An RNA structure with a sequence from Turnip crinkle virus, in which 102 nucleotides are resolved. It holds a match to the Rfam family "Turnip crinkle virus (TCV) repressor of minus strand synthesis H5". A reference for the family is McCormack and Simon (2004), "Biased hypermutagenesis associated with mutations in an untranslated hairpin of an RNA virus", J Virol. The family's RNA type in Rfam is cis-regulatory element. Its family is annotated with negative regulation of RNA biosynthetic process in the Gene Ontology. Rfam describes the family as follows. This family represents the turnip crinkle virus (TCV) hairpin 5 (H5) which contains a large symmetrical internal loop (LSL). H5 can repress minus-strand synthesis when the 3' side of the LSL pairs with the 3'-terminal 4 bases of the RNA(GCCC-OH).

RNA sequence: GGACGGUGGCAGCACUGUCUAGCUGCGGGCAUUAGACUGGAAAACUAGUGCUCUUUGGGUAACCACUAAAAUCCCGAAAGGGUGGGCUGUGGUGACCCUCCG
Numbered sequence: 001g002g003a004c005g006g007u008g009g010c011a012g013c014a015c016u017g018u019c020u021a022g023c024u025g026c027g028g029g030c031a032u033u034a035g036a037c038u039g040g041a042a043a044a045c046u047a048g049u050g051c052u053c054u055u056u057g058g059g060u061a062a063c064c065a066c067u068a069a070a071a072u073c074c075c076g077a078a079a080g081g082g083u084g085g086g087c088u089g090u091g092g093u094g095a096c097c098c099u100c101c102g
Base pairs, nucleotide, nucleotide: 002019003018004017005016006015008013027053028052029051030050031049032048033047034046038102039101040100041099060095062093063092064091065090066089075080
Other pairs, nucleotide, nucleotide, family: 001021tHH006014cWW007014cWW009011tHS009012tHS021023tHS021053tWS022028tWS023025tWS025026cSS026029cHH029055cHS035036cWH035045cWW036037cWS037039cHS037040cHS037044cWH041042cHS041043tHH043044cHS054055cWS057058cHS059095cWW067087cWW069086tWS070085tSS070086tHS070087cHS072084cWW073082cWW073083cWW074082cWW076078tHS087088cWS090091cWH
C1' cells in the first nucleotide's frame, strides 16, 4: 500500500467480517516546529506534530585477489621446555544504526 472470507450489491465497488509487506507502534516509515542541560558542546533528543508508505540520513561486519604474520600460558625456585596456534586491510557488493558534554 492493498487483499481475502463471506455476502450484498446494478456494477465496480461495496456489503460484511477478517487481515494484508521488510519492522517496539500501526499493516509501515520519515521529516519538522518549540523548549533547555553540574553548563556546556558541535543544539539533536523530548514534546507536538508535517509528510506520507516512501524513505529521503550519519556507522559496523563477511568475502574475491594481494601481505607485513600476532601473543603466553605451563614444567621448574629461575633458566629453559614444552604444547599449541595462526592472520592484520583495500579496491567491489549487500544489511543494519542520531548525541551528548565535561
The work is reported in "Solution structure of the cap-independent translational enhancer and ribosome-binding element in the 3' UTR of turnip crinkle virus" (Zuo et al., Proc.Natl.Acad.Sci.USA, 2010). The organism belongs to Betacarmovirus brassicae, within Viruses.